[PDB]
RNA sequence: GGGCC
RNA sequence: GUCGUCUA
RNA sequence: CCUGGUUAGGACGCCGCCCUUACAAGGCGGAGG
RNA sequence: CCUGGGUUCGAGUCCCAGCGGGCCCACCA
Numbered sequence: 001g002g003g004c005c
Numbered sequence: 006g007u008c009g010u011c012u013a
Numbered sequence: 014c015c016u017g018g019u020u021a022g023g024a025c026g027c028c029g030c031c032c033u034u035a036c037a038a039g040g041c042g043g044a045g046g
Numbered sequence: 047c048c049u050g051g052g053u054u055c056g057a058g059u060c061c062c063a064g065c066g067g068g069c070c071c072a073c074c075a
Stems, first nucleotide, its partner, number of pairs: 001071005006065001009025004018055001027043005048064005
C1' cells in the first nucleotide's frame, strides 16, 4: 500500500 | 467494535 | 446485526439462598452492558 | 450496543463520516 472484518 | 471478561 | 419493534442473549465471573460438618460440583434468585 | 450525523412511527440492527482493534496479501529489507 491492497482486500476482508 | 455489545454486561466485569470472552463473546452471540 | 443479514431480514429494524418486549427486560439486550449465552458462558465464565460477582453477591445471596438451597444442598454439605464445611467448602467443591449442582440448582435457584439478584445485580451488572 | 465506539463517536458524531442521517433515514424511519420505531435504530445496537440500515446509510454517511471519524476513531480504534484484528486477519490475509503485497512492497522494502